[PDB]
Context: one part of a larger RNA, bound to proteins that are not shown
RNA sequence: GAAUUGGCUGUAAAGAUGCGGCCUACCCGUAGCAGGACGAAAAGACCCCGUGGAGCUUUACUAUAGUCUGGCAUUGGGAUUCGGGUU
RNA sequence: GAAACUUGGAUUUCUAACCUGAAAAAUCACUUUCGGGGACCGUGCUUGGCGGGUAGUUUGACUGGGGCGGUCGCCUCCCAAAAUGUAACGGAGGCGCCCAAAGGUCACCUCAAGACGGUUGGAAAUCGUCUGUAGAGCGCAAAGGUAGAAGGUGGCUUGACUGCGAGACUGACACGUCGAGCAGGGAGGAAACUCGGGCUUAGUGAACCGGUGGUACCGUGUGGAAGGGCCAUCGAUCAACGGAUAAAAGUUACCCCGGGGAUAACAGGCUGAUCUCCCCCGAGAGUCCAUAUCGGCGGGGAGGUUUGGCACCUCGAUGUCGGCUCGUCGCAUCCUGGGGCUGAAGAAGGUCCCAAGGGUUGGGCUGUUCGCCCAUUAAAGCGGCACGCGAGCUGGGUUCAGAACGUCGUGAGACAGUUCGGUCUCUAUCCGCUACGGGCGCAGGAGAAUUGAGGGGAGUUGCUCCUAGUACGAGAGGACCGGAGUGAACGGACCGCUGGUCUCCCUGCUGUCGUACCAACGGCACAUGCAGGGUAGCUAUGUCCGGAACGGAUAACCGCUGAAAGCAUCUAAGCGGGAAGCCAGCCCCAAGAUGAGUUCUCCCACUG
RNA sequence: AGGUAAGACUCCCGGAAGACCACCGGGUUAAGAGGCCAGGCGUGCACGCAUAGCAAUGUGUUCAGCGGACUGGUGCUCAUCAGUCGAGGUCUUGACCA
Ligand code: 6NO
Numbered sequence: 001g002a003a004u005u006g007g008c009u010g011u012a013a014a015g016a017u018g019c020g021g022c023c024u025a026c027c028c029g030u031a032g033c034a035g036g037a038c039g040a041a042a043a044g045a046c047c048c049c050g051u052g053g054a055g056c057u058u059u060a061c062u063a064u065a066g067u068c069u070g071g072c073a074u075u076g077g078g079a080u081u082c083g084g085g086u087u
Numbered sequence: 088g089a090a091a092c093u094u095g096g097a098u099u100u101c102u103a104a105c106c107u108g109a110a111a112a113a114u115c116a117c118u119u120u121c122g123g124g125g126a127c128c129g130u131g132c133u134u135g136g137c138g139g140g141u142a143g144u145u146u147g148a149c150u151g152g153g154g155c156g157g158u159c160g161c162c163u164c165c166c167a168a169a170a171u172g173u174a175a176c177g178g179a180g181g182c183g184c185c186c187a188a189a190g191g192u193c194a195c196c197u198c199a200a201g202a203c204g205g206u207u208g209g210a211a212a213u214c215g216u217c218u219g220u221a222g223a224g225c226g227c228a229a230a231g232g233u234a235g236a237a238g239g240u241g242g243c244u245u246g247a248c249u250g251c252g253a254g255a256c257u258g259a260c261a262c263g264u265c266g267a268g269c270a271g272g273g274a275g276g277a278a279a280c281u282c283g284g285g286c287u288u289a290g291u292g293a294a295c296c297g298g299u300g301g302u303a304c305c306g307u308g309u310g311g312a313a314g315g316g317c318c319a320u321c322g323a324u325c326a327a328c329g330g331a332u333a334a335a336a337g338u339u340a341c342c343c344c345g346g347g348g349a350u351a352a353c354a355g356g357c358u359g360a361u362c363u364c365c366c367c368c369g370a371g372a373g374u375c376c377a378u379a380u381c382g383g384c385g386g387g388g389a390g391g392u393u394u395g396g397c398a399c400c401u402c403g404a405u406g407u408c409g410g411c412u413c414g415u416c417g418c419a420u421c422c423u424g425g426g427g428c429u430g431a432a433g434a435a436g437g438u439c440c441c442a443a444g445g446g447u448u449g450g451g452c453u454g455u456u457c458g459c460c461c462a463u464u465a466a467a468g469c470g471g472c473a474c475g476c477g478a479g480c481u482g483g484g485u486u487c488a489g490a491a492c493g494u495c496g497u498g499a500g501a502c503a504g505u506u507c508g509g510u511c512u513c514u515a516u517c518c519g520c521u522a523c524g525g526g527c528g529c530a531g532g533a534g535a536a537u538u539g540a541g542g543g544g545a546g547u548u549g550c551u552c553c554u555a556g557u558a559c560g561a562g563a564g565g566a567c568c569g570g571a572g573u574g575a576a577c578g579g580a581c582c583g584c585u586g587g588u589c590u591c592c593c594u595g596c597u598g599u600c601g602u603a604c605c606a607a608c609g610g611c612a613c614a615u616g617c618a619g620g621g622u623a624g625c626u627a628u629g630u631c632c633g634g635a636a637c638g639g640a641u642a643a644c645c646g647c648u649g650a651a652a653g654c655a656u657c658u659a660a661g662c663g664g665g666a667a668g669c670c671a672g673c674c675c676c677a678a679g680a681u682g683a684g685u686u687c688u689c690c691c692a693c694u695g
Numbered sequence: 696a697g698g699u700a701a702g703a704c705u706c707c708c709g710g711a712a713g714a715c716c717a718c719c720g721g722g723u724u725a726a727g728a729g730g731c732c733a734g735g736c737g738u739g740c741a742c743g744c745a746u747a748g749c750a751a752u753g754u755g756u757u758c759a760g761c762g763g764a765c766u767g768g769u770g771c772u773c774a775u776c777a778g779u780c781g782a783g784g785u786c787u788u789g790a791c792c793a
Base pairs, nucleotide, nucleotide: 003017006023007022008021009020010019026526027525028524029523030522031521032520033519035518036517037516040512047347048346049345050344052343053342054339055338056337057336060144061143062142063141064140066137067136068135070133071132072131073130074129076101077100078099079098080097081096083094085093087090105124106123107122147159148158149157156176160182161181162180163179164178165177183328184226190244191243192242193241194240196238198222200218201217202216203215204214224233225232227290229288230287231286248271249270250269251268254265255264256263260329273282274281275280296322297321298320299319300318301317302316305314354401355399356397357396358395360394362390363389364388365387366386367385371381372380408483409481410480411479413475414472415471416470417469418468421446422445423444424441425440426439427438428437429436448462449461450460451459452458489507491505492504493502494501495500527679531690532689533688534687535686536685537684541676542675543674544673547575548574549573550572551571552570553569559564577633578632579631580630581629585627586626587625588624592620593619594618595617596616597612598611599610600609601608602607638670639669641668644664645663646662647661691784693697702780703779704778706722707721708720709719710718727773728772729771730769731768732767733766734765736762737761738760743756744755745754746753747752
Other pairs, nucleotide, nucleotide, family: 002018cWH005517cWS011016tWH014355cSS014356cSS016019tHS030714tWS034515tWS037478tWH038400tWS044046tWS044352cWW048350cWS051331tWH057498cSS058060cWH065138tHS069134cWW075128cHH076103tWS084093cWW086092cWW102126tWH104125tHS108121cWW112118cWW138140cHS145335tHS145336cWH146337cWH148157tWH162228tWS166175tHS167174tHH168173tWW180228cSS181289tSS183291tWS183326tHS185189tWS185285cWS188245tWW192275tSS195239cWW197238cWW199219tHS205213cWW208209cHS209211cHH221234tWS223234tHH223236tWW230288cWW233237tHS236238tHS242275cSS246272cWH246282cWW249283cHS250283cWH252267tHS253266tHS257262tWS258261tHS269283cWH276278tHS292323tHS292325tHS292328tWS292330tSS293325tWW294323tWH304315cWW306313tHS331332cWS332333tHS337499tSS340486tWS347402tWW348352cWH350402tHS351402tWH353405cWW359360cHS359361tHS359391tWS359394cHS361391cWW361393cWW368384cWW369382tWS370382tHS372377cHS373379tHS376430tWW377382cWS390419tWS391393cHS406511tWW407484cWS418443tHS420422cHS422465cSS423667cWH425643tSS432559cSS432563tWW433558cWS433564tSS441642cSS442667cWS446466tSS447468cWH453457tHS463467tWH464466tHS465547tWS476479cHS482511tHS488509tHS490506cWW496498tHS496499tHS515517cHS528683tWS531782cSS532701tSS538678tWH539680tHS540677tHS554568cWW556557cHS556565tWS557566tWH558565tHS560562tHS560563tHS576634cWW577634cWW582626tHS582627tWH583629tHS584629cWS589623tHS593760tWS622764cWH636672tHS637671cWW640668cWW641666tWH642665tHS643665tWS648658tWH648660tWS649659tHS650656tWH651655tWH658660cWH679681cHS690700cSS691783tSS692784cWW694695cWH694696cWW697698cSS699782tWH701781tWS708727tSS712717cWS721774tWS725774tHH739759tHS741759tHS742757cHH
C1' cells in the first nucleotide's frame, strides 16, 4: 500500500489480526473509553559518521584594515659645527 | 696653514611653499590689510615592526558507540591447525646502532661447569691435574644455527671495489632478497683458492625542491657565457614512518545540513559474570548432641527483578524518572486458613511444609523510587506487566535557549556539581473495551410464562463474652476445641430518620428604571442582584442487608487393613480423615446453547 | 405473490424508563397527563381597610396570603381520525389411528 483487520501460546529480523497449533466468534450499527494498530505529525534536535557547514575564540597558520618607523618627493634660505673632495 | 667653488650631516633660525585664525563679506573666493604655526605636520612611493580590529582556513586514523588512555614503520618467538600464508585495543621482547677493525685473507687456538690440591685472595679469584657433544661463546631481541666453527689470538691488509649481471626467491604495484660467471684492476696464500662488509634475520624514507665535486650532452641568429642535463654525493623522529601545503590550535547549550539502527543513551532480545533465591557435604557453636535452630572451607542448580556484556529490530522518532488514576498476574507467602519438627508445659514464639480466596492504614522529611521517623495494625509481602499505564492527568527529577555560585580554561566556553526560570499538540478510522438498538436466523403466524449449557459477582478480619480462671503450670500466668455477641473497612440497595442541595416554591433587602402619581408591583444588578428558609427529586457523612452454614473431591499431613522382606511399614492392591484453596451452594447474566430447548394459550386451512 | 385471521406497528398523551433507539402506562366500552376541586407540605401574617402614634412603625381583620415536582377526586383540554404490516405451514423415516 491494499484489507474479507479476533484470543492465547509459539515461531519469525529478536514484541504477529495476516506464519503454526489451539481457542473464541451470527449480519450491521449509535453513544462512549483510550490498551494495541511499535497509532498521527516533523526524512531524531541526543549519539556517531561526512577529509559537509556556519557563529565564536586565542601566545594555531596566513594575509590584512589600521598604526608606528627609516629613506625619497612636495621641500626653500642663512648662521654654527664637525666629515671631506675638487683650485 | 688659509682663501674658497662647496657636497652632505646635526642643532639653531628665518620665510616666499604649505597649514591655519580674526576682519563689514557664515562653506568658499579673493587685493587682502593682517595674526599664529611653518620645512615640522599633512600627502604620494617605498623599508621594517605591531596588528583576532578584520579575513580565509587548519585542527589524522585506529577504536566491541565516541571521548580519555594507548597504538601506527622495522626485527624475533607464540597464536599458526607438521607446505607457504593468515586477524584480534591477543600472549612476550627488541630496532632507528655499532664495528678502520667486530672487515679481506692467511695461519694456529677450544669453551661453560664440577671435584681434589694449592699464596693478604674468601661464594666468586689466579695456578695445577681430572671430568668435560657444548651444560659456553657469537656487540645488542629471540629463533634457527654453529666443535672439521661463524666463537678465541696474530701476521699482512683496503673487495666495506669501477663496469655488468646467467637464472631464481618475494610482492597487486612500487620495493625487497640471493646469485654463478665475464672484464679492468687489486689483496692474503707456497698453492687449490677466497674477497664486490659483517652466523644470518632489525639499524629505514618513494618523488619533488635544493647544496657540493665532476662531466663537458643541451643552450633560444652565431661564438661564448648565465641556466639546464647525465655521474657521484649531502639534506626527512616527512616516526600518523606509500610520505596533503613551503607553512595551521580551540569552542558551540544559539547551532544548520547530508546520513546512519553500518553506531551509543530508553525499552525489548540473546547471555547470566555480577545481582536474587534454592540445594549438596557436613567441621564448629548450641553445657551434652553437626542437623531445635545456626552451616567454616568448598560443591551443584534455579530465576531473569540488579549493574553489565553483546549490538539483533527500531535514529523518514518505540517520549526518559517520580507521582496521581486504573488494574491484573507470579509465589521464592507479610496477614489470615491446614500441617510436621522444636532447646514446643500453658501463653507467646522459632523453623520447615501445604496454600494465591480475600486482605495488606493515615501521616512528617525528600522530585525521589528507596529509606528514616510519628501513630496504628491480623498484616502494614515480594516481584512482573516497554523498571505497566503522558493519543489518561501531572511535569517536581533530569538532559534547549536566560541568569548566578564554586570550579576548569589564556579565551570563547566547560561540569552526569549546585541554584532560580522555562509552550506536555479540541474531533478515534480499525482491533480491544463498557453500554444500547437495527437486521436475519431458531421449517406455520402470534401473546405470555420458563429450563439452565455455559459465563460474571462475592470471598477480608479484629475485639469482647461463655466455656473457664477450667486442662496446663512452683508460681505468675493461662488454653485448644465448640458456642455467643459487637465492630472496622469494603460492597449492594434505599431516602423513613439525621443532614446536603433543591437557579424563581415562600419571604426579607439595597440602589436605579418602569407601569401617570400614592399605595401596590415588574425588570436589572449571574449565566438566581443579595439574603433567609425550603417540598418532590437526587444525594452521603444517613439507614437497611451481605461476606457464611451444609456438602463433594483434594494439598501438606495424619491414619486403617497389609505385602514385596516370615519383624517392621500409610502403599506396593484396596480404604478413611484432612485447608481461607477446588467443584457445588448465595447473588446476577444466559438459547445467536446456529447443538438455537421446554410449557400454557390463541388464529386457522383464503385466494389467481 | 395479496384480502385478511390471531396479533402487532404507525401516530398522539405521558413515565419513579431513557443520549437516540429500547422499556412501561394510557388513548373516549377513557382517570394517562394538563387543568380544576379537596387535602398535604413549604413559607410565616398578603392586598385593602381600620385603629394606635408627630413619624419610622405597631395592632386587628389574618393558624393570613401566596404555591414546582406530593396524596386522592372530577370528563373542563388533548389523546380525533385513520393508515401500515401480519399465517396457510418442505422432505425422509419410524411409531400409532381411521
Ligand atoms: C589443617 O591443616 C588446618 Cl590448617 C586446619 O585449619 C584444619 C585441619 C587441618 Cl588438617 C584450617 C583439619 C581445620 O579444619 C574449627 C574446625 C577445625 O577443624 C579447623 O581446622 C579450624 O576451625 C580452623 C567457628 C569457625 C569454625 O571454622 C571453627 O572450627 C570454630 O569457630 C572453632 C559459631 C560456629 C563457630 O565456628 C564460628 O566460628 C562462629 O559461629 C564458633 C562465628 C549461632 C551459631 O551457634 C554460631 O556458630 C554462628 O552460626 C552464629 O549463630 C554459625 C551466627 C541462637 C542459636 O541457637 C542459633 O540459632 C544461632 O547460633 C544464633 O543464636 C543456639 C541465631 O541468632 C543469632 C537460638 O538462636 C535461640 O534459642 C532461638 O530462640 C531459637 O529460636 C533458635 O536457636 C528461638 C526464638 O528466636 C525465640 O524467639 C523463642 O521463640 C525461642 O526460640 C526468637 C534460644 O534462645 C533457646 C535456647 C532458649 C522465644 O524466646 C519465644 C523459644
23S ribosomal RNA, nucleotides 2001 to 2877 from Deinococcus radiodurans R1: 793 nucleotides with solved positions. The entry is indexed under Deinococcus radiodurans, avilamycin, degradable antibiotics, ribosome, large ribosomal subunit, resistance. An Rfam search finds the family "Bacterial large subunit ribosomal RNA" in it. A reference for the family is Cannone et al. (2002), "The comparative RNA web (CRW) site: an online database of comparative sequence and structure information for ribosomal, intron, and other RNAs", BMC Bioinformatics. Bound small molecules: Avilamycin (6NO). The entry has 27 different proteins, among them 50S ribosomal protein L21, 50S ribosomal protein L25 and 50S ribosomal protein L35. Released in 2016, the model rests on X-ray diffraction data to a resolution of 3.43 angstroms. The depositors describe the entry as "The large ribosomal subunit from Deinococcus radiodurans in complex with avilamycin". Krupkin et al. published it in Proc.Natl.Acad.Sci.USA in 2016: "Avilamycin and evernimicin induce structural changes in rProteins uL16 and CTC that enhance the inhibition of A-site tRNA binding".